About this RNA: The PDB entry is titled "Cryo-EM structure of Cas12-1 with 14 nt complementary heteroduplex". An RNA structure (CrRNA) from unclassified sequences, together with DNA, in which 60 nucleotides are resolved.
Context: bound to proteins that are not shown
RNA sequence: CUUGCUCGGUUCGCCGAGACUCCCCUACGU
DNA sequence: ACGTAGGGGAGAATTGGCCA
DNA sequence: TGGCCAATTC
Numbered sequence: 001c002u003u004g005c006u007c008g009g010u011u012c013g014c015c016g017a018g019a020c021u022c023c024c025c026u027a028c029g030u
Numbered sequence: 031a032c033g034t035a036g037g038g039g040a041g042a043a044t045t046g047g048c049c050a
Numbered sequence: 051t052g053g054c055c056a057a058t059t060c
Base pairs, nucleotide, nucleotide: 005018006017007016009014022039023038024037025036026035027034030031043058044057045056046055047054049052050051
Other pairs, nucleotide, nucleotide, family: 004019cWW008015cWW009015cWW010011tSS021040cWW029032cWW041060cWH042059cWW
């Protein structure tokens, strides 16, 4: 702390806790 | 025993030909 | 003048 992603709760009205360096490409090495 | 290694990427200040 | 926007270079 307005999107998106991961893990939990429930009275289902949503809220508790996370990551934030990422993409293609070719092989199969340690 | 399971993922791993090693190549390639991921600006912007300045300048110029420029018509309205 | 000046506004716009590709091209030029580190």